[PDB]
RNA sequence: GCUGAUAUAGCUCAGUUGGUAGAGCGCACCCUUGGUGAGGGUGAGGUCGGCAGUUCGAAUCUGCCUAUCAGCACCA
Repeated sequence: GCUGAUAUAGCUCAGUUGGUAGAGCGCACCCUUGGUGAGGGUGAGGUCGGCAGUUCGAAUCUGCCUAUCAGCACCA
C1' cells in the first nucleotide's frame, strides 16, 4: 500500500446524548525568602490529533490524512 481501533488542557483521564466543553494533581504573578516549602492572597487558559465540507450551531453525522498498535496486501 486496503480496512479496523485509539488520538479531549502539561498529565491522569470525566462525560455527553447535535448546541454557551469538567475534576484534581500541577501551574503563573503576587505578600515572604537568599531561593524554595509552608502559610494568607489573585486567577488564567482548552485549534476536542490535523487540514477541510454539511448545519442556524461543529469535539458528536460527513469525506480526507498523520504518529502508532493488530491482519494467509505483498518473488522482475

The PDB entry is titled "The crystal structure of the 70S ribosome bound to EF-Tu and tRNA". A-SITE TRNA THR from Thermus thermophilus: 76 nucleotides with solved positions. The entry has 52 different proteins, among them 50S RIBOSOMAL PROTEIN L24, 50S RIBOSOMAL PROTEIN L21 and 50S RIBOSOMAL PROTEIN L36. Method: X-ray diffraction, resolution 3.6 A. The entry became public in 2014. The work is reported in "The crystal structure of the ribosome bound to EF-Tu and aminoacyl-tRNA" (Schmeing et al., Science, 2009). Rfam match: tRNA. On this family, see Hou, Trends Biochem Sci 1993: "The tertiary structure of tRNA and the development of the genetic code". From the family's description: Transfer RNA (tRNA) molecules are approximately 80 nucleotides in length. Their secondary structure includes four short double-helical elements and three loops (D, anti-codon, and T loops). Further hydrogen bonds mediate the characteristic L-shaped molecular structure. tRNAs have two regions of fundamental functional importance: the anti-codon, which is responsible for specific mRNA codon recognition, and the 3' end, to which the tRNAs corresponding amino acid is attached (by aminoacyl-tRNA synthetases). tRNAs cope with the degeneracy of the genetic code in two manners: having more than one tRNA (with a specific anti-codon) for a particular amino acid; and 'wobble' base-pairing, i.e. permitting non-standard base-pairing at the 3rd anti-codon position. Rfam 15.1 lists 5,335,975 matches to the family in 14,413 species.